Shown are 128 nucleotides from a PDB entry: RNA from Schaalia odontolytica. Fullenkamp et al. published it in Angew.Chem.Int.Ed.Engl. in 2025: "Machine Learning-Augmented Molecular Dynamics Simulations (MD) Reveal Insights Into the Disconnect Between Affinity and Activation of ZTP Riboswitch Ligands". It holds a match to the Rfam family "ZMP/ZTP riboswitch aptamer (pfl RNA motif)". A reference for the family is Trausch et al. (2015), "Metal Ion-Mediated Nucleobase Recognition by the ZTP Riboswitch", Chem Biol. Gene Ontology terms of the family: one-carbon metabolic process and regulation of purine nucleotide biosynthetic process. It comes from the structure "Structure of S. odontolytica ZTP riboswitch bound to m-1-pyridinyl-AICA". Method: X-ray diffraction, resolution 2.15 angstrom. The entry became public in 2025.
RNA sequence: GGGUCGUGACUGGCGAACAGGUGGGAAACCACCGGGGAGCGACCCUUGCCGCCCGCCUGGGCAA
RNA sequence: GGGUCGUGACUGGCGAACAGGUGGGAAACCACCGGGGAGCGACCCUUGCCGCCCGCCUGGGCAA
Numbered sequence: 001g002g003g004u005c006g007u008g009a010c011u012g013g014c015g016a017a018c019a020g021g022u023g024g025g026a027a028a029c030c031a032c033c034g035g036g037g038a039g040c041g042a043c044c045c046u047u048g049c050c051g052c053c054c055g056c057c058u059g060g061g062c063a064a
Numbered sequence: 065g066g067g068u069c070g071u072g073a074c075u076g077g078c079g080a081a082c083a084g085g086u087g088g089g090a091a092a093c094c095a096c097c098g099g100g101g102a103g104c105g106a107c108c109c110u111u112g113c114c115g116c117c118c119g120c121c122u123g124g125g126c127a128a
Stems, first nucleotide, its partner, number of pairs: 001045007010036002012121004020033005034116001046064005052098001054079004065109007074100002084097005110128005
Other pairs, nucleotide, nucleotide, family: 008038tHS009037tHS009125cSS010115tHS010124cSS012028cSS015019tWS019117cHS026027cSS028121tWS051074tHS053083cHS057092tWS060074cSS061073cSS072102tHS073101tHS076092cSS079083tWS090091cSS
């Protein structure tokens, strides 16, 4: 990197009709609700990275 | 991704002369020593990723 299951910071205000919805707040927030959401985690694949030249043999680590 | 300071798994055996060095072990390890070493962590840059169409304004999060 891909898949599955979880998790998840952040999700603000205004507009020459409207600016997700109701209420609140005062600056750009809060509560509730639905939705969005990069990450993160476990496992399963895939790929790659690391070692006293050379070859062969045996065994590991790590990352995405 | 880049830089600095730390840290760091893993660093095995044999060879038709030798196979980093001494000793030990029995399978492919241990001790010591020097060296190699991808990662990981903090900070500093650089780049990118994320939000209820559109524009502008204000404020954050995350990853490398």
Keywords: riboswitch, drug, synthetic, aptamer, RNA. The model includes bound (1M)-5-amino-1-(1,8-naphthyridin-3-yl)-1H-imidazole-4-carboxamide (A1AD3).